[PDB]
Context: bound to proteins that are not shown
RNA sequence: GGCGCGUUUAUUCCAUUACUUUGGAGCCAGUCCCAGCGACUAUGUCGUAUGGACGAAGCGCUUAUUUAUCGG
RNA sequence: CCGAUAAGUAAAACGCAUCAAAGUCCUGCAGCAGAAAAUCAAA
DNA sequence: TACTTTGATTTTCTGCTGCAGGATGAAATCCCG
DNA sequence: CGGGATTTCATCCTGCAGCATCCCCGA
Numbered sequence: 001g002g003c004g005c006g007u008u009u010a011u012u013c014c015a016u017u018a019c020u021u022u023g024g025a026g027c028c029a030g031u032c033c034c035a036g037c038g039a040c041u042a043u044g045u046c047g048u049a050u051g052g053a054c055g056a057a058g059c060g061c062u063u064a065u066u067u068a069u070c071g072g
Numbered sequence: 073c074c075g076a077u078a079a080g081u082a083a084a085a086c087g088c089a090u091c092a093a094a095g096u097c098c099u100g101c102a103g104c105a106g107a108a109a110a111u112c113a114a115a
Numbered sequence: 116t117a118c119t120t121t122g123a124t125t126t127t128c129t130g131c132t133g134c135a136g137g138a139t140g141a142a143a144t145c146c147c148g
Numbered sequence: 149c150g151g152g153a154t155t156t157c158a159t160c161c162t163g164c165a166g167c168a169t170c171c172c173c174g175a
Base pairs, nucleotide, nucleotide: 001028002027003026019095020094021093022092030054031053033052034051035050036048037047038046039045040044058088059087060086062084063083064081066079067078068077069076070075071074072073096138097137098136099135100134101133102132103131104130105129106128107127108126109125110124111123112122113121114120115119139158140157141156142155143154144153145152146151147150148149
Other pairs, nucleotide, nucleotide, family: 002057tSS004025cWW005090tWS006023tWW006091tWS007092cWH008093cWH009094cWH010014cHS023091cWS028056cSS032034cHS032050cWH065080cWW073074cWH
């Protein structure tokens, strides 16, 4: 930088109404395809992830068809 | 699969990671600041 | 000694603060089914 | 004749106290 889940901000009693923001915590950041920029053997080559385009983006919990193991 | 272990699909439903605050708006102008570029000049 | 800062003016776009105006209902006519 | 729809009108009360203080300092 991007992608999502959403809590607390009224003591019984007041719309987990759903808004706009500031914080905390979770997950993922490669490719020269086109451009930009730098060095030069210079109407091109090489390099560099700067911008577009693509790609990445929680974990468990219960339910039933197939395979792998015994009676099949 | 009738009994269990892993693999493949949509849904229903819960849990953890995981948590604290604030809000007074509209219209219209102006002034400052940010960023480049162009020209003249001084040291 | 000099290259590199600084002084002035001009063009374009953006945002944030600062200050003006504000934060209308009651009553009277007029028309039309 | 009542009820919309349109037109007209009109309202207000407040400071004061000294050159610095988030400016600083500069070839």

An RNA from a Planctomycetes bacterium, together with DNA: 175 nucleotides with solved positions. Protein in the same entry: dPlmCasX. The entry is indexed under CRISPR, CasX, sgRNA, R-loop complex, RNA BINDING PROTEIN-DNA-RNA complex, RNA BINDING PROTEIN, DNA BINDING PROTEIN, RNA BINDING PROTEIN-RNA-DNA complex. Primary citation: Tsuchida et al., Mol.Cell (2022), "Chimeric CRISPR-CasX enzymes and guide RNAs for improved genome editing activity". Entry title: PlmCasX-sgRNAv1-dsDNA ternary complex at nts loading state. The structure was determined by electron microscopy at 2.9 A resolution and released in 2022.